Released in 2023, the model rests on electron microscopy data to a resolution of 2.86 angstroms. The RNA (23S ribosomal RNA, nucleotides 4 to 599) from Borreliella burgdorferi B31 has 596 modelled nucleotides. An Rfam search finds the family "Bacterial large subunit ribosomal RNA" in it. The family has 102 seed sequences and 51,934 matches in Rfam 15.1. The entry has 54 different proteins, among them 30S ribosomal protein S6, 50S ribosomal protein L35 and 50S ribosomal protein L10. The sample was in a buffer at pH 7.5.
Context: one part of a larger RNA, bound to proteins that are not shown
RNA sequence: UGGUCAAAGUAAUAAGAGUCUAUGGUGAAUGCCUAGGAGCUUUAAGGCGAAGAAGGUCGUGGUAAGCUGCGAAAAGCUUGGGGGAGAAGCAAACAUUUAUUGAUCCCAAGAUUACCGAAUGGAGUAAUCCAGCUAGCAAGAUGCUAGCUAUCUAUUAUUUAAAUAAUAGAGGCGAUACCAGGGGAAGUGAACCAUCUAAGUACCCUGAGGAAAAGAAAUCAAAGAGAUUCCCUUAGUAGUGGCGAGCGAAAAGGGAGUAGCCCAAACUUUAAAUGUGUCAAGCUGCAGAGCGUUGCAUUUAUGGGGUUGUAGGACGUUUAGGCUUAGUCUGUAAUAAGCAAAAAAGUUACAAAAUAUUUAUAUAGAAGAAUAAUCUGGAAAGUUUAACCAAAGAAGGUGAUAGUCCUGUAAUUUAAAUGUAAAUAUCUUUUUAAAAUGUUCCUGAGUAGGACGAGGCACGAGAAACCUUGUUUGAAGCUGGGGAGACCACUCUCCAAGGCUAAAUACUAGAAAGCUACCGAUAGAGAAGAGUACCGUGAGGGAAAGGUGAAAAGAACCCCGGGAGGGGAGUGAAAUAGAACUGAAACCGUAGACUU
Numbered sequence: 001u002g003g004u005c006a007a008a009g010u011a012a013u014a015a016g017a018g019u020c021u022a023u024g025g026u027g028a029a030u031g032c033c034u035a036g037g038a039g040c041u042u043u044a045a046g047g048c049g050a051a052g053a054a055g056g057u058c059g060u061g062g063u064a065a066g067c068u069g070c071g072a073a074a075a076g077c078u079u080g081g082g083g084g085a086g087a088a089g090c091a092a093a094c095a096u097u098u099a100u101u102g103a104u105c106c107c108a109a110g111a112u113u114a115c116c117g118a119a120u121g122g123a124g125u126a127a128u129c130c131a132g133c134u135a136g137c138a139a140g141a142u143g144c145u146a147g148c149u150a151u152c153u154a155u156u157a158u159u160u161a162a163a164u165a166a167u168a169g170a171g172g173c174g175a176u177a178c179c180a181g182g183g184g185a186a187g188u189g190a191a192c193c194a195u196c197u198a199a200g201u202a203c204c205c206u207g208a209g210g211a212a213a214a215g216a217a218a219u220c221a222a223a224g225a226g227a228u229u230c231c232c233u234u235a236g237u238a239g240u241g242g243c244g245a246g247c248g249a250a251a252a253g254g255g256a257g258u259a260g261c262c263c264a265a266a267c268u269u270u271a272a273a274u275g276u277g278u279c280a281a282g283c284u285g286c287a288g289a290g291c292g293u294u295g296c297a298u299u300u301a302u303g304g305g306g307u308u309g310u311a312g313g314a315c316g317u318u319u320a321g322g323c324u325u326a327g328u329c330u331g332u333a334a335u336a337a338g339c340a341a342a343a344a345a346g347u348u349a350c351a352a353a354a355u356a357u358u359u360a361u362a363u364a365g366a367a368g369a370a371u372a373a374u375c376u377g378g379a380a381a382g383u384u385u386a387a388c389c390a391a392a393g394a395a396g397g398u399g400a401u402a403g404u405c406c407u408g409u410a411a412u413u414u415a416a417a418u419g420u421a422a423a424u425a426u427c428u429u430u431u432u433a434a435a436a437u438g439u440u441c442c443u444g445a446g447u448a449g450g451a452c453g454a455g456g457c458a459c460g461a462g463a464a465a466c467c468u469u470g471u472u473u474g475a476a477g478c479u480g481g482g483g484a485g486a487c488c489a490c491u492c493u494c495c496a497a498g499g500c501u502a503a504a505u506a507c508u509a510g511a512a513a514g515c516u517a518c519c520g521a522u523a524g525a526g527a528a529g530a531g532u533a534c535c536g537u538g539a540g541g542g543a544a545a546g547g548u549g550a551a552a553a554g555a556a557c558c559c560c561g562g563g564a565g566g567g568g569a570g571u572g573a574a575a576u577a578g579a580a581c582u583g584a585a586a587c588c589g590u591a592g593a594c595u596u
Stems, first nucleotide, its partner, number of pairs: 016596010031581001032547002036519002038516006045508002047173002055116003058071003062094001066090002077110006086098003121130003131149007151170008178209001179207005189196001193242001219225002229256004239247002260500003263444001267304001270301008284333001287330002312441001314439002318435001322339005341431004353426001355425001358421001360420004365413002371386003375382001387404002389393001395407003449473008459485001480495005534541002557568004
């Protein structure tokens, strides 16, 4: 020095897995947006129906499945008004007609309006059978089309009952709201629980209305106020409570809104009916008539009369518009029944309308201001430079962010027809007068109140007033009666046992116009597509699913493939926008680096 050998180290494995970096898939979060909601404000409308409702079945289209509209005249028809060029719904497709001889559409009126449903000719398993009577179909053999035949209440034609007849009004639904009346809990709290609480709440039932209820003092309450109702305060006070938990005033005073009236009775008028009657039974009083103007009562009906801190009738005169009738009959001193002279009224106070009239209003409409250029970009409204309008810079849409592009907005304005409001007269009703003094009459009866058992008062029996009431008892009659938180006296206030009344108030299923330190698709209504899918025998329970682009300009054509899907070519600013914006994380991969 090279080779071989022995020795101690060491590079190089990855069946699979681990961590980074780059790329995709699945998935639908985030961001942005809206086709649908939520809560309220200002208005209007507050009912729909036996003249057949609400809600449904069935049917209806050149062609339709759903929804909507409509009803064999069936996505419509006639008339009037608006509008002006498209239309055949919510959505186009693809054909085939309609429309300037004024369509579609919108508003008003009308026509049609199958069958069911309060369903009501009888029945029934709602959308379907059975008929009677009359009329029309050749009528007719289980033929067809029309029109009547349910019940209840009130009123009359009756001996309102029986029975029909005659009309008028009710039946059911809506409003998972508001109101009145009847019935009326419990989970709970009291750290148990029974009184008490929750609570006259939930719910059920019967009634109505646009509001309902209440309402013109037999009231409040110690002030001198003057109907009811709703807010503010009194006041968490007075009281109340196994004086436990808890419950809890009203008056006074301050506001909103304003409105007061009609009967019964007293007498009297026209009668009817029912009772009852034969002498003075009636009539302003002088008289003749007059002995029954039915004599008088009771009820019904009818016209007057009147309605309240005891005023009102009959008596008393002035009066009494003036007359005509009669104040039992005739004519005289003496008042009523009708006619001149005025006012109120459908919101109570009597009722029923029709008008025109109101550029009043509601249900369609009309008009409606004033930008060009430039740059980037697929696209301008944006950048930049200049304007212009504004009683209009509210809000949407337009290819990115628009006062001047469109629809609209401000301020104005359209009504043949219909609805609702006022005002005007028409019309209607009423007064056909008032104050004036005491006499007899009237002024709400099984009512006020008492006793017993309960309820409502904030007030649980407490000395327990007041109010309602079931069982009972029961008055006064203005020389009266009620109330004043046991009761009595005096004093003070009010007039019950009859009936009405708008507004201030409560409510919005809903219709119109708006607002938002309200939501933006696990949010907002359950529902942006729905009470659907689905579940239950039934009552009932009850989801999920939004986004291509500015415009389908939806990929002619070629290639692989049975298709699906993909690779080119085209359209587009983008084709990891191609049935879907942005596409996160969980999760599933591929490739590379290092490690095991």